The RNA (Tetracycline aptamer and artificial riboswitch) has 65 modelled nucleotides. The model includes bound 7-CHLOROTETRACYCLINE (CTC). The 2008 paper behind the entry is "Structural basis for specific, high-affinity tetracycline binding by an in vitro evolved aptamer and artificial riboswitch". It was solved by X-ray diffraction to 2.2 angstroms. On the sample the depositors note: In vitro evolved aptamer.

[PDB]
RNA sequence: GAGGGAGAGGUGAAGAAUACGACCACCUAGGUACCAUUGCACUCCGGUACCUAAAACAUACCCUC
Ligand code: CTC
Numbered sequence: 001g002a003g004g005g006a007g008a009g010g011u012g013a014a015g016a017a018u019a020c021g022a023c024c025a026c027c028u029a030g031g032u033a034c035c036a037u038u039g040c041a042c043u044c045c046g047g048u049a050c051c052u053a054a055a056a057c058a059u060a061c062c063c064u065c
Base pairs, nucleotide, nucleotide: 001065003063004062005061009027010026011025012024028053029052030051031050032049033048034047035046
C1' cells in the first nucleotide's frame, strides 16, 4: 500500500499536517434497580449504584496482509 474494526449527550482543554469521537476537566436531559419520601404547587433540583443521549467520511488508534 490492501482489506477489515471501533470511537462523537453537550461545552472545554489538549492536539491541530486534524471541522471530528480516546484520555483529562466541566456541565445537561432522560431512564433503570434499590432505599427514602403521603408530600399544596405554580424557574429546575432526595440518596446510592448503573445506563442512554443522530451519525458517514478523514486524522490519530486496533486487527489482517
Ligand atoms: C491526534 O489526533 C494526534 C495525531 O497526531 N493525529 C495526535 O498527535 C495524538 N497525540 C496528542 C498523541 C492524539 C491521539 C488521540 C487518539 O488518536 C489516541 C484517539 C483515539 Cl485512540 C480514539 C479517539 C480519539 O478521538 C483520539 C484522538 O482524537 C486523539 C487525538 O486527538 C490526537 O491529539